[PDB]
Method: X-ray crystallography, resolution 2.8 angstrom. The entry became public in 2000. Solved structure of RNA (16S RIBOSOMAL RNA FRAGMENT), 57 nucleotides shown. It was solved together with 30S RIBOSOMAL PROTEIN S15. Entry title: THE CRYSTAL STRUCTURE OF TWO UUCG LOOPS HIGHLIGHTS THE ROLE PLAYED BY 2'-HYDROXYL GROUPS IN ITS UNUSUAL STABILITY. Ennifar et al. published it in J.Mol.Biol. in 2000: "The crystal structure of UUCG tetraloop".
RNA sequence: GGGCGGCCUUCGGGCUAGACGGUGGGAGAGGCUUCGGCUGGUCCACCCGUGACGCUC
Repeated sequence: GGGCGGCCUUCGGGCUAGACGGUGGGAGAGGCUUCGGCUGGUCCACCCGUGACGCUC
């Protein structure tokens, strides 16, 4: 850059069910390490926050 996308709307604008964040858990044969650790991801919950911020070559 491209392609495809939530709900409501009198199209001005609303809103949370997605995504992400906060908090709290869980499992793992992740990885690196001078073995003192440092660190990536992953799955849950809530009825906390943002408000479609997304999925896809």